[PDB]
Context: bound to proteins that are not shown
DNA sequence: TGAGGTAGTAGGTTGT
């Protein structure tokens, strides 16, 4: 260099 | 941190 991903962080929703 | 969802942002992680 490409791919597929997987996280964290704000955020509005409802319940 | 009641608890779930969905849609923006950023960084990582194999693996040919």
């Nucleotide at each position: 260099a490409c791919a597929a991903c997987c996280u964290a962080c704000u955020a509005c929703c409802u319940c």
Released in 2024, the model rests on electron microscopy data to a resolution of 2.84 angstroms. This is an experimental structure of RNA (target RNA) with a sequence from Kurthia massiliensis, together with DNA, with 31 nucleotides shown. The sample was in a buffer at pH 7.5. The 2024 paper behind the entry is "Structural and mechanistic insights into a mesophilic prokaryotic Argonaute". It was solved together with KmAgo. NCBI's taxonomy places the organism under Bacteria, Bacillota, Bacilli, Caryophanaceae, Kurthia. The PDB entry is titled "Structure of the Argonaute protein from Kurthia massiliensis in complex with guide DNA and 19-mer target RNA". The entry is indexed under Mesophilic prokaryotic Argonaute, DNA BINDING PROTEIN-DNA COMPLEX.